[PDB]
Context: one part of a larger RNA
RNA sequence: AAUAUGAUAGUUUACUUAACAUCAAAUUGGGGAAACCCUUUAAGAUAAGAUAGUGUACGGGUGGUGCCGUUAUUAUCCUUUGAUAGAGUGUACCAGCACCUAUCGAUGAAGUAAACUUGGAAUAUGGUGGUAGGGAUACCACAUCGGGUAGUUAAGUAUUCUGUCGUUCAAAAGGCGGCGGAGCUUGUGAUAGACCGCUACCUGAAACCACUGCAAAAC
RNA sequence: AAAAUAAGAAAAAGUGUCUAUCAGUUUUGACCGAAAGGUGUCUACAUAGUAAUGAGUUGUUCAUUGCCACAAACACUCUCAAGGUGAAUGUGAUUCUUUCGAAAGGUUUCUAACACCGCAAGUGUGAAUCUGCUCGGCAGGGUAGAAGAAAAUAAGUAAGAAGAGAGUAGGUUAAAACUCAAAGAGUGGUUCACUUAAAUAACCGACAUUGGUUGUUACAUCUCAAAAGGAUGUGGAAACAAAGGGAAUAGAUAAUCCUUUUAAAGACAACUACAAUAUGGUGUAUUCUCAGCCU
RNA sequence: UGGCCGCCUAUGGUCGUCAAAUAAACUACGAAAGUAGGAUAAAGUGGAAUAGUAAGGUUUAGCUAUUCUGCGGUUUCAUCUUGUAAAGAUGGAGCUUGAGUAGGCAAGUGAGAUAUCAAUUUUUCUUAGUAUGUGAGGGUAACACUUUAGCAGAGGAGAAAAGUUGACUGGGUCUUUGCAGAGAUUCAGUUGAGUUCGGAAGAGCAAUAAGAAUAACUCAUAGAAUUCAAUGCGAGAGGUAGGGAACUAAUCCCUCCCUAUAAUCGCGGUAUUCAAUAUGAUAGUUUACUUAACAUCAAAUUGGGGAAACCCUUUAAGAUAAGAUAGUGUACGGGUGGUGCCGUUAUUAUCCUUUGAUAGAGUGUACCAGCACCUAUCGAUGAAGUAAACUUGGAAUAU
Numbered sequence: 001a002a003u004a005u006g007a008u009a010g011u012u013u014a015c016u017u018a019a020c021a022u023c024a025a026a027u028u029g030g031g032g033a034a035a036c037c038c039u040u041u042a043a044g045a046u047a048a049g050a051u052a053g054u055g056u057a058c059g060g061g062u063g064g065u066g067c068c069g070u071u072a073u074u075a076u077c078c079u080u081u082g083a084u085a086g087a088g089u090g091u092a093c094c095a096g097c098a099c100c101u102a103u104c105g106a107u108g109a110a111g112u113a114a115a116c117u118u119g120g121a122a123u124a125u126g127g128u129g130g131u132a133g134g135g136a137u138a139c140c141a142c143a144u145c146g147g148g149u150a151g152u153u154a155a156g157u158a159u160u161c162u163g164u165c166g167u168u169c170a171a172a173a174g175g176c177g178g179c180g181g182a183g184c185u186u187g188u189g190a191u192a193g194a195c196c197g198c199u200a201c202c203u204g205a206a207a208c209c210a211c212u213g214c215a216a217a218a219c
Numbered sequence: 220a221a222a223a224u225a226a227g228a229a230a231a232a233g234u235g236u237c238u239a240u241c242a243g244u245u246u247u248g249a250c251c252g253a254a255a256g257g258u259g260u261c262u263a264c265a266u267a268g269u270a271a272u273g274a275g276u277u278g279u280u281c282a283u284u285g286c287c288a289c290a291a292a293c294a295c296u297c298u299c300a301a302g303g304u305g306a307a308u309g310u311g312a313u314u315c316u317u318u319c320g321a322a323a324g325g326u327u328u329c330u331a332a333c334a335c336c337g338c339a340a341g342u343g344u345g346a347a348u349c350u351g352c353u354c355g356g357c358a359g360g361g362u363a364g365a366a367g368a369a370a371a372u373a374a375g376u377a378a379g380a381a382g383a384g385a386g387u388a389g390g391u392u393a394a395a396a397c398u399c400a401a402a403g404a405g406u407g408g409u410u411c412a413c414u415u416a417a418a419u420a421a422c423c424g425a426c427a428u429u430g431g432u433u434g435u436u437a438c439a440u441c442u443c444a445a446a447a448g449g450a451u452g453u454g455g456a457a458a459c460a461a462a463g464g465g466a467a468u469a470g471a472u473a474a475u476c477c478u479u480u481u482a483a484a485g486a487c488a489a490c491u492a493c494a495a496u497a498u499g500g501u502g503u504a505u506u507c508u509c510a511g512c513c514u
Numbered sequence: 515u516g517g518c519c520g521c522c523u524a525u526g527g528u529c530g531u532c533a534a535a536u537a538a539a540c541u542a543c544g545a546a547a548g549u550a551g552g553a554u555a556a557a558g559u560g561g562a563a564u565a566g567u568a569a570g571g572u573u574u575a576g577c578u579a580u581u582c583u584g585c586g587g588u589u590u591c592a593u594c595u596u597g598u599a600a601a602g603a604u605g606g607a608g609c610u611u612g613a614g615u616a617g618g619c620a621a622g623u624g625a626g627a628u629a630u631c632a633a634u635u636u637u638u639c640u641u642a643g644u645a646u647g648u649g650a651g652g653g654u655a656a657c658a659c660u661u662u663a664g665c666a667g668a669g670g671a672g673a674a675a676a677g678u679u680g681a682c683u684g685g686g687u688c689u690u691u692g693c694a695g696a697g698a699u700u701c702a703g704u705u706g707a708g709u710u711c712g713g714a715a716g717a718g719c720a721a722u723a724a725g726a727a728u729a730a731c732u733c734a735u736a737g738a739a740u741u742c743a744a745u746g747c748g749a750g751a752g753g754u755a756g757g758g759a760a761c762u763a764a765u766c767c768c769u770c771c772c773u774a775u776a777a778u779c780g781c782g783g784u785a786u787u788c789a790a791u792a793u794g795a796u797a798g799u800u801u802a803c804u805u806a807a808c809a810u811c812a813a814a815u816u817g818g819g820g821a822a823a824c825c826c827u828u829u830a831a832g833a834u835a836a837g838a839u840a841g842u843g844u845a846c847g848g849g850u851g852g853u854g855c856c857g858u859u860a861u862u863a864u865c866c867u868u869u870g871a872u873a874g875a876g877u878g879u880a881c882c883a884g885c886a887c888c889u890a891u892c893g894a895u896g897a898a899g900u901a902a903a904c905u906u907g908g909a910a911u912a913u
Base pairs, nucleotide, nucleotide: 002125003124004123005122009117010116012114013113014112015111016110021046022045023044026041029038030037031036049077050076051075052074053073054072057070058069059068078108080106081105082104083103084102085101086100088099089098090097091096092853093852094851127142128141129140130139131138133768134767135766136765137764144205145204146203147202148201149200150199151198154186155185156184157183159467160182161181162180163179164178165177166176167175168174189241190240191239192238193237194236195235196233242398243397244396245395246394247393248392249391250390251389256429257428258427259426260425261424264278268286269285270284271283272282273281274280287311288310289309290308293305294304295303296302314383315382316381317380318379326370327369328368329367330366332344333343334342335341348365349364350363351362352361353360354359402414403413407423408422409421430491431490432489433488434487435486437453438452439451440450441449442448454508455507456506457505460479461478463476499513500512501511516529517528518527519526520619521618522617523616524615525614540551541550542549543548558585559584560583561582562581563580564579565578566577567576586610587609588608589607590606591605592604593603594602595601622735623734624733625732626731627728628727630724631680632679633678634677635676636675637674638673639672640671641670646666647665648664653659654658681704682703683702684701685700686699687698688697689696708719709718710717711716737788738787739786740785742783746781747780748779749778753775754774755773756772757771758770790913791912792911793910797905798904800902801901802900803899804898809834810833811832814829817826818825819824837865838864839863840862841861842860845858846857847856866896868894869893870892871891872890873889874888876887877886878885879884
C1' cells in the first nucleotide's frame, strides 16, 4: 500500500520590472587646512540579501595562531507589513484615504495570471461485459477461452414397419419377451419461416529469466 | 503444419417471441331459401288518407269532430282577354288462389237492284236513308260526316261469388372485432328447446289437383352356364347392415370420410266416370308419416 | 313644422314628441298537432357540416350562399326571496340586424424628412520664419577669445473647416390564404464607450440607451380622436404550475402533446369633444437683404510709465445678430459616505440690445425755428428695420 467531491500545506513558467530606488573603475562644476565636503555624467551590477563580532555545532589546514568552509547567534543597513501620535499637500468641498517623520512588534522580497503536486473529518462508491431518442436508480450474464452431435406438448391405439437389450436357432432365414420411435385418432385453432432460450453428450487450445542486435555446422 | 476418422439406448429439455398464409365464431347490411309425398300458382297489410272518442266483429266495418292532398256548384274582385281571393259538396290504405264471365270504342267491306210511271219523286221488297263544301245546262262526279247492315278483334279483359290471412326453420356473401358448448345427447326431421345423460314444449306455410280400366318406357329383387327369356314390385324421412376411398412404396384399416340400404315410375299415353262429410279399417314394412281405396 | 340616418346644403327614406321595423309574448278555438288575430327590444366576436363557382376528362385551393353551435348582448315566461320592492337568485323560450345618391368639412391620427449635445481622428491657420541647430568672412589676440552673412527649422498652447462613434447578430408571433420583402412586438447571444478598487500589471459591475419640435415641411386616412373599478370576444412571446401519450422487468428527469396564468395586438361597447364657402378685424413661423457696416469679447503680440506681476497703447488667427456674469436655490428631475449645488424652470442685482417721457452743454443742417448727436433721472422692451410668400378667421353681410 482502492476511487471521487473537498480543507490544509507547496515548486516551476510568464507579467508589473531594473519603472521607482541602492551600489560601481572613473569623469564634470565649486568650496576649504595644500588628500576633507557638495554636485554632473558613466561602460555595468543587485528582484533578497549585504557589512562587522561572538566563534555554539559539523568538516579542513599549519611550526603555532589568525580564523579557511558550512550552520547557529548578536548589532547595524536594506526588502515587505501592523499598531499608536505629529506636520503639510492632493483628491471640487467636509469626513475618509494616500504621502513624510517618530516609537514598539512582525516579515526575508512583494503583487497579479496560468498550469501542476499533497489529500484531515464526513458522505457516496469500490471485478468485467450488455440493455429502450438522451441520463440516473435498477436489472441480466460470466469467473482462462473455443468448436461440434442428438433433442425440447400430452393421452389412447386393431394390423404392419423399425431402434436397443435378453432368450431361442449349428450357420443363414426367423420365432418369443422388456423399454421406445414412425403412422393413425382425440385435445392443445392449424401450417410455414426467422430469432431468442434451455437439457443431455463428444472434443480442442492457453500458462516461461533479455542491458541492446545476430546466431548451430561437417563429406 | 490443415480437415476427416467420435457425439450407443432409456431418462432429461420454453406446446417461448415476431411475421406471413388458412380455418372458425360474434354483431350489422345485402342477396337467396320450406326441416311430414309429387305437380301448378303464391307468401302483402293490421279496425284504414291522418289523429282522437264511441259502438260492433265470422278481415279490418259504421257514426261524430279536427287536419292534409286532389277536383269543384256558387259568391267577391278584375276595362276585354289572361288572372286573383273565399267556399257548399265529393274523391283518397291493400296481397294470393279457385270459379263464373260482359259491354262500349276502334278497324275492314257495303249506301244496290227490280216492279208501276214519258222524264221527276210517289208507292212496294230491301241495311241501303240524309247533311256541309266543291265541279257541270241536266242526269251526275269528287271530298268530309251522321245513321244503319255483315265479319273478325277488344277478351278469357272488366265486374260478381266462394276460400285463405301464408318468405318459416335456416343458408351464402361483404366490412370490423375475436379464438372453441365454435362441442354432445335426443327426434321421423329441425331449433332461439335440453346437458353428461335421458325426457319436456314449440315448429315442418296458404289454395287447387293427384278416380277407374288397358298399354308403353325406365329401374329394383329372384331365376336362367353365356345369349335369347320368365316371375313379383315402385311415395317421403331414418335405423340394423353392406361395399369402397386414405399411412409404412408391397399387404392390412381399430378410428375417420363418401356411397349403398331409402324399387328415385305412386311417371307417361289412349279410352271412360264421379261426391254431403266425420269416425274406423287398409295402403304398411324394423320404426314414423302423406296421397289413394273401402265403410 | 318636429326626431333619426357623423357635421352643412339639395334630394330621398323612416317615425310622430319615452318620437325604425319584425319574431317570441298576449287574446279566442282545439285532447294534441295547429288555425284566426296581434303590441314591442337589441352590441357583436369565434368554430363545425353541406351546396355552388372552378378552360378541355379527372384530382386540389380561395371565395360566394344555406344550416348547426360556444361566450356576450337584448326581450319574454315560470318557480323562490323583497312588496314599508319595481331589485336579486335559479330554470326554459325567441332574436342576434334597417337607414341611398351628389358636392364640401381633418391645428385630429399614422408614416417619411429635417435640428442640437458629448467623445474622438485627420487637415489647415495663428503665436513665428520665433526658440533651437549649423556656419564662409571680418575684428582682437600670439597662439587664443567673441560670434556675423547664408542655409535648415520646431514642440506645446489657441482657433477654424471636414469625417467617425452613440450599437450589431439570431429565433418566435402579428399584418385574409400560398411564396419572397418591409414594418410592429417579445426572447436569447456578442462587442465595450462609461464607472469602481489598484503606482503599474490586473480584478469587479460583464450599466443596453444623449436627443426635442413641426397649424404656417412632404405623403396618406371621410368620418375621426380622447377617456373608462368596473366594457365583450378572439389571437398570443417568455417564465412558472397542473395533467396526458410512447420498444421500461420497474421508477424519476430532459425531449413530445394539452390546459391555466398573460408582455403585446386585432375587431366591438359606455362617456366626452371637433366638424360648409367668400369678403375682412385680431394673433403668428420660414426665406432674403441692411450686416459682422458701426460696436463688444479673444490664446497671444508692439510702443511707454511705475513699487521689481499694476496702468495706458498697437496688431491679431477667430467668436457674438440676444443674450452674458454672480446670488436666493421656489417648482420639476438626477447623483453621493454627506455637503457643495449637477440639469431645466422661476426670482433678485449688474452689463448689453430696442424705445418713451423730463432737463442741461456743444456741433452740424446756408440763417432762425424744428430735428439729429452726447450726458443725467424715471419706466417699458429681449434684438431692431425693410421686402416677398404662407397660416389662423370675432361681429356683420352675401352665399

Shown are 913 nucleotides from a PDB entry: RNA (GOLLD RNA nanocage, nucleotides 278 to 833; GOLLD RNA nanocage, nucleotides 4 to 402). The entry is indexed under GOLLD, nanocage, ncRNA, RNA. Kretsch et al. published it in Nature in 2025: "Naturally ornate RNA-only complexes revealed by cryo-EM". It holds a match to the Rfam family "Giant, ornate, lake- and Lactobacillales-derived (GOLLD) RNA". The sample was in a buffer at pH 8.